[PDB]
Context: one part of a larger RNA, bound to proteins that are not shown
RNA sequence: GAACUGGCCGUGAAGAUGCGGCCUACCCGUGGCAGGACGAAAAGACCCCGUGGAGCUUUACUGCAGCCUGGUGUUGGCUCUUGGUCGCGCCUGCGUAGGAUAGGUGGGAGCCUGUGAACCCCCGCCUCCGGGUGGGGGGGAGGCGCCGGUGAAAUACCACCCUGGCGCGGCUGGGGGCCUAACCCUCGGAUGGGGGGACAGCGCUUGGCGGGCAGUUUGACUGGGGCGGUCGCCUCCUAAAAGGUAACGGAGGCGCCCAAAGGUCCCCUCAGGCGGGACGGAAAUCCGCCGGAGAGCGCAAGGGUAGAAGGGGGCCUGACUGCGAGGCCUGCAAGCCGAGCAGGGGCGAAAGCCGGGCCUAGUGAACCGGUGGUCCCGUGUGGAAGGGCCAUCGAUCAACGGAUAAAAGUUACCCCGGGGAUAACAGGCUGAUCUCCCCCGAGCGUCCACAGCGGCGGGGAGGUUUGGCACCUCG
RNA sequence: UGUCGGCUCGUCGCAUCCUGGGGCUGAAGAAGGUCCCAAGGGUUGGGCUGUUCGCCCAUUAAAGCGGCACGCGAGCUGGGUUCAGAACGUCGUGAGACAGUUCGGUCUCUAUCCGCCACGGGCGCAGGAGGCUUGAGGGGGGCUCUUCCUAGUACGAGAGGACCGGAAGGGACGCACCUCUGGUUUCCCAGCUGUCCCUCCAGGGGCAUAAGCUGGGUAGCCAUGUGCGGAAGGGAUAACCGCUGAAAGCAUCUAAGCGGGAAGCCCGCCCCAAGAUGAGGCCUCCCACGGC
RNA sequence: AGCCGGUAAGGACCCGGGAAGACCACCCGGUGGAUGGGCCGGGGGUGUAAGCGCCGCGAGGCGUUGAGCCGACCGGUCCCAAUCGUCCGAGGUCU
Numbered sequence: 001g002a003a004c005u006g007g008c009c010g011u012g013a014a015g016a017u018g019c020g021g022c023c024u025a026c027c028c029g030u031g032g033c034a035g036g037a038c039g040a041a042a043a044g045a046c047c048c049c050g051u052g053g054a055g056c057u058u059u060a061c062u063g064c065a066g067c068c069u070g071g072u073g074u075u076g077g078c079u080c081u082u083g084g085u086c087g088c089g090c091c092u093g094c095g096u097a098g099g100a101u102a103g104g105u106g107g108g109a110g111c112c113u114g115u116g117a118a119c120c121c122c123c124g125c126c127u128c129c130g131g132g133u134g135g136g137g138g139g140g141a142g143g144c145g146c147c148g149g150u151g152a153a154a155u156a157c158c159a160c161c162c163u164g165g166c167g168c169g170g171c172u173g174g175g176g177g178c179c180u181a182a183c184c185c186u187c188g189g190a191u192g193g194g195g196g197g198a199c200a201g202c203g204c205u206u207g208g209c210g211g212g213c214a215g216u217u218u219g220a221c222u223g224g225g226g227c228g229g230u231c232g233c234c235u236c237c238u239a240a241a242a243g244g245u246a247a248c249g250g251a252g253g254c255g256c257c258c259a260a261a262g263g264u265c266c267c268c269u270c271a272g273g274c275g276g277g278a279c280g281g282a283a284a285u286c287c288g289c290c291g292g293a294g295a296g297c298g299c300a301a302g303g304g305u306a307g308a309a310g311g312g313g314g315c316c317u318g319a320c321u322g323c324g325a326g327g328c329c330u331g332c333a334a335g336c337c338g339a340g341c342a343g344g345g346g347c348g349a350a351a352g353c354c355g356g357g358c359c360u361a362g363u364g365a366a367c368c369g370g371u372g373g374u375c376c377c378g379u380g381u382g383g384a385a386g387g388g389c390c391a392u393c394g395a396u397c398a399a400c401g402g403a404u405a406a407a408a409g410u411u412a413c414c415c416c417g418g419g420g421a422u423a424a425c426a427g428g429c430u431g432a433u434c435u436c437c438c439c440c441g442a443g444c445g446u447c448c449a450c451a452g453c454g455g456c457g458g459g460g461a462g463g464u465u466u467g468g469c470a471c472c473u474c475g
Numbered sequence: 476u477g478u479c480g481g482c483u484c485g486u487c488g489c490a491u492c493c494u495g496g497g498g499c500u501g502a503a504g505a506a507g508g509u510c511c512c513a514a515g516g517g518u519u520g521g522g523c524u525g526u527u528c529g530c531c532c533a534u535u536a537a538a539g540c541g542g543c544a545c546g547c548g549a550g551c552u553g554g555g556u557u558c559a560g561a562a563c564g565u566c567g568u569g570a571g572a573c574a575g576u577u578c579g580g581u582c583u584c585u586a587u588c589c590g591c592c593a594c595g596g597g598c599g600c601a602g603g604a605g606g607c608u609u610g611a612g613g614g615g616g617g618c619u620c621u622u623c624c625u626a627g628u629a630c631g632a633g634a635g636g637a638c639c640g641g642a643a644g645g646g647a648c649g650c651a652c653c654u655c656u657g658g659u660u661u662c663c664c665a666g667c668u669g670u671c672c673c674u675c676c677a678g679g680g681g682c683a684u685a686a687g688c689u690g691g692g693u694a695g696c697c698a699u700g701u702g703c704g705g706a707a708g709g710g711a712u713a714a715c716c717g718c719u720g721a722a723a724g725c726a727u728c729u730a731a732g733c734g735g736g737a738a739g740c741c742c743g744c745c746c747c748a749a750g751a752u753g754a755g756g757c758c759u760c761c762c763a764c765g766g767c
Numbered sequence: 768a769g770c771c772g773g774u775a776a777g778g779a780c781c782c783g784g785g786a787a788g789a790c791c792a793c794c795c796g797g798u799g800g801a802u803g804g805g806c807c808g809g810g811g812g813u814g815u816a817a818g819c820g821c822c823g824c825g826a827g828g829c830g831u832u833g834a835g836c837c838g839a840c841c842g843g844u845c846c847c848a849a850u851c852g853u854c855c856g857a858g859g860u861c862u
Stems, first nucleotide, its partner, number of pairs: 003017001006023005026597008035589003040583001047419004052415002054411004060216005066209003070205005076179016093162001103161005110144003121136006183196005219231003228248001232254006255400001256298001257357002262316007270294001272290005296305002299362001301360003320343004326337003332401001345354003368394007376387002426473001427471001428469003432466001434462006443453002479554001480552003484546001485543005492517003495512006519533005560578001562576002564573003598750001602761007612747004618646007630635001648704005656698004663691005668683006708742003712739001715735004762859001764772003777855004781797005802848003805844005812836002818831005
């Protein structure tokens, strides 16, 4: 969907008019009742799932408006005070030794002074308070060096400069006051007057704040989802004597380390027990006997192992470069073992061994970029910029085969696509829990196991509880 | 595949709450305890809460426990739960959140099939009719208390207090009924208001509801009213108690046999009933009509 | 054991109705009749009609008067209607 469409007890995808067995039932309506046809209606609005959608939030991410802000443009006049750099000028510079106020060095026996010296009045001054210095009024043959005393360093003059000063000039930049004329506001009067004023506004540019708004992200496994736990790697078991083998099964460990804890040559042998020995003990170190590995091997566990892989020492750097037959493992990609050839070495008398570590964990593909080397490319050419190649670096990309360089929540305002692949009701299976009934006879019941009771334990029934499981039903 | 509780309507199981029958008792009697048989019937009204449950009040013979999609929302309810509003406590920076609470909140006229309650039409039931019937088989029903007598007896120190047997009166429930009691009685009669009308008075009519209102009210239909029912009795049993009696010299309710014994079972009562297709029985009536 | 017609005993239709009933069914009756409707008597309800007379200014009161009205109940009575009719309906299988 079509129908010629009964009840029970069963069966069936677990609630049957349609299957089995039985029972019941002559054919067809009319008025009524609503137990069933898991009756109609609506592709469950609850629940989950989809690398679905939308509203909403925020110290999720990333932007945007808006607001803040430097520079500059529109943007001009006059002042004042400043800072920074550049060039020149004159100085400033005093631990102690000593004439005194010794920058650093070098030069150098003369600098000077009518091109005004030894003294008095003004100071710029700085003073370390002792002094150094200039220009002025003084002023009308005088000065201080080599000489030296103690110096790391001689003092005169010159010269280039250090650390600081100020004076001028340069470029400048900062502030502050004023002005008016750009610009803005305003004035019944406008080529003007008043107010603000180079600010504000506006352009370009800088950084910042910024759910007001926008686009999004917000993992998976899961005896429903959330919560919790977990996510890669190693060891043992589960694992059914090859390999492999699952569960949110039982148990542990790793994200390192070692310059020796690596290579080689040589030598050595443990734990523990008993006995002996000052301090000295259960145990320190010493001696004897026994002791095949129960010790040790950096760390989990297992395998291995003294005929060493454990302990000690000598020399060493193979914790090699360039390759690599052949295999293990395996969806890929990766992971693993590896003899042998060449170079240049280490140890060894040699045979030989050595391409890290007794072994199995100690880890990260690619993209993007860093660094050292190579000298391969080099945009007409030579260079250069920038790439390539070799080497190496930056991963709790730990959700560990790693979506982006970059990310959390909420929805009872919710929406769509799906699921009985998956929860909540009811049924089903199960019966731990639940309710009921027995077995045992320790004790109770003054006496007496059993009138009424029944320790500790044992066996069942039922399917009305809570659940377990997720089998029809989420058009 | 609408999900709690309630209401309505039942029906079933028995692990039995009461009533009936029993054994044991630490059963004197009375009243208990415990277990066995038993599902026929019965199992109240209220306060609180959405409540299921439970506690309480007042009774009772008793106030049973469970199943039927936690029976029953195309039967009702919608208090709870279970959208949108709002609030409190709490949590969250927030938006929001809470088998936490609080106040509110749309529950769909029409039944096709099966099933159920009722009622017709059809044909059948070897002739056709009108009556009266048998009852295979179904259904209904099935409860129980109090007081009195026995007898203040048996029993008991007393308090208390029976069996067995007899009598009366109740509760609830069921069928029928309307004499009584008590309802209704849409026009059977009366009274009353306002208004409009007939016809002015008087007397009437409409309307005020689908009786305008009020006081009454026959028959009918009815319960609150009346009658009657549950039985009696016969039979077979359950647990339980025996008689006789071996196996098994005794004992034994049993192995042969035979008794007693429940509100339960069968029959009896009331109702349906021959589609009882197994279609029954009796009484009466009609009759062999005409045409291949 | 068929057929078709006409009938039998009967039945149905129609009509008057019914403490029967949704409809149908069922039951009663149809002029030879009391089936419904009228009418009459009883019951029953209401509670003293109208009209007239009398008393009171009047609302009213009293008498006529338990009057008038009066569904269904119990009956009587052919006054009204159930007029008149129609259609079915056996002839019985076989050892």
The RNA (23S Ribosomal RNA, nucleotides 2018 to 2897) from Thermus thermophilus HB8 has 862 modelled nucleotides. Crystals were grown from: 0.1-0.2 M Arginine-HCl, 0.1M Tris-HCl pH 7.6, 2.5% PEG-20K, 7-12% MPD, 0.5 mM BME. Rfam match: Bacterial large subunit ribosomal RNA. Rfam links the family to the GO terms structural constituent of ribosome and ribosome. Clan: LSU clan. Among the 50 different proteins in the entry, which are not shown, are 50S ribosomal protein L30, 30S ribosomal protein S9 and 50S ribosomal protein L25. It comes from the structure "Crystal structure of the A2503-C2,C8-dimethylated Thermus thermophilus 70S ribosome in complex with mRNA, aminoacylated A-site Phe-tRNAphe, peptidyl P-site fMTHSMRC-tRNAmet, and deacylated E-site tRNAphe at 2.45A resolution".